Formats: sequence, structure tokens, C1' cells
RNA sequence: GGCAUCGAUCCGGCGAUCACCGGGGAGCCUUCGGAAGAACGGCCGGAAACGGCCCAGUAGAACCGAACGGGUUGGCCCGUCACAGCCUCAAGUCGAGCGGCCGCGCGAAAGCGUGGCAAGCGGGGUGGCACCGCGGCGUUCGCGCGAAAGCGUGGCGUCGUCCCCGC
RNA sequence: GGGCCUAUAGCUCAGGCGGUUAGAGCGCUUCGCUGAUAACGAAGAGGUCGGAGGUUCAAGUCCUCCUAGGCCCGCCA
Repeated sequence: GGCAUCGAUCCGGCGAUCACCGGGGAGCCUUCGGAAGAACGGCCGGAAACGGCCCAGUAGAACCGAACGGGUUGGCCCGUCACAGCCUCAAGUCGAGCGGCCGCGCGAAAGCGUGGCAAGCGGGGUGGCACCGCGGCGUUCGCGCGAAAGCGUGGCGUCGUCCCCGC
Repeated sequence: GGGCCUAUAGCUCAGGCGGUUAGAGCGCUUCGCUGAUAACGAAGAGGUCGGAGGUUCAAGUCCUCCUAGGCCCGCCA
């Protein structure tokens, strides 16, 4: 910032809401929008039944959509007795292939040069179904050179090579 | 990589024992009812029953294989 002695809020009749009555005196309702659309009452015509114009595109509930609110960090659901519980609470596309990060210098950027760092454990998340590549380490594993200690190479193993958390 | 479940109207779904010719609640429209709104009663409009192939005289239902989605596994980064 909105409504209330021209009787608000409230209660019952009333079996959803408005409305119509009975009571009572004192504060009270979340808000907006779309859709939807009354009654009491007042006039006019009529003998009457009944019509027309206002009341009014007004009333509140239900329906939908939002700001807003509970208990939220923003929302799911409900609406002043906003019941109870939640999700997110932060997670990155080199999250599967020219291993990866960081200083410094150069260039718009890829990227290049130079110097360095990790390759421990457990959990969670996001991807993929390719099970491979690349990198570091370990190895009473194979072959070679070695007197051996070690070295080259191949195999196996482990971790790294996406992100977040904890030790 | 494997296993299980689910695809039916706009939504959420229940059903299926192949002869046609399709089911519910909420939504759509109309209509009935009340002073009106809601509600409720009624009637219609909404369907590749996920795809394809097989079997069948005929497949929405039987069989197989797909596509998509969800869950559980195992593995990879």
C1' cells in the first nucleotide's frame, strides 16, 4: 500500500462457493490475470402471469497460469491452523586417445619455445560399451648383450591420462 | 557387454485367450440440472495397441528381430 457500526472478520440455517436470512459488536482478507459468469435490491411496461434496463462484466469457491509464502539457497505440494517430506544443496563434452597439469616468454587464438610437477587410498558423479592408445612405476616373467650388478626389448601388473569430495 | 521391465486416445493408464467393427479416470465439445459457478448425469470427436518380418484363411494379442525409454549388473575414462 487493500477491505470494515450503509454492520467487515465470525457462526448456524445450508447438504461446495457466492448469495438470502438468525445472532453479535470488532478489526480483517494472501494478490493479480484468463476462462466463467449470479442473487438480494431499484426502476420502467402490464390487471396479472411475466417481461426489459440497471445492479455488473460485480461476489466468492472450484479450474488454469504466475508473483508471492510456509519449512527453501531456487523450486516440487499446499494457501494464513502457507500440514508432513523432499530435489538441487557442487560435480565441466581429452568425461577413449597427438598421455596430463603448472610457472615464464611469444602469438587474437589455436599452438610453439623453455623450465618444472604428479602418476597414493577410499567414496560419489558425468559419459562410453571402444576394453584401445599414450605416460610413469613395479616385476625370483621371456629373449638378447653382459662375470655378475645392471641395460635393451617384449609380456604381465598398477596408477595416471574426465570432474567432485574425504583420508 | 549382459539381464529385467515398459511402449494402448492430448495425459495417466487397466486390459489382451488373433474374425472384424477398441476400454477406464482427467482433459474437448454439446447437452441435462441450480438463481448462477462448481460438481454430477448423458451422448459424441479423438487410437500406426511402437516398427518390421514370420505363422495364419485373418495379427493389436502367437513367434523372431529391431527402435526407444527406465532399472539392475559388470567393465572402461
Entry title: Co-crystal structure of M. tuberculosis ileS T-box in complex with tRNA-3'-2'3'cyclic phosphate. Shown are 244 nucleotides from a PDB entry: RNA with a sequence from Mycobacterium tuberculosis. Rfam match: tRNA. For this family Rfam cites "The tertiary structure of tRNA and the development of the genetic code" (Hou, Trends Biochem Sci, 1993). From the family's description: Transfer RNA (tRNA) molecules are approximately 80 nucleotides in length. Their secondary structure includes four short double-helical elements and three loops (D, anti-codon, and T loops). Further hydrogen bonds mediate the characteristic L-shaped molecular structure. tRNAs have two regions of fundamental functional importance: the anti-codon, which is responsible for specific mRNA codon recognition, and the 3' end, to which the tRNAs corresponding amino acid is attached (by aminoacyl-tRNA synthetases). tRNAs cope with the degeneracy of the genetic code in two manners: having more than one tRNA (with a specific anti-codon) for a particular amino acid; and 'wobble' base-pairing, i.e. permitting non-standard base-pairing at the 3rd anti-codon position. It is annotated as a transfer RNA. It was solved by X-ray crystallography to 3.1 angstroms. Crystallisation conditions: 10% PEG 4000, 50 mM sodium cacodylate pH 6.5, 200 mM KCl, 15 mM MgCl2.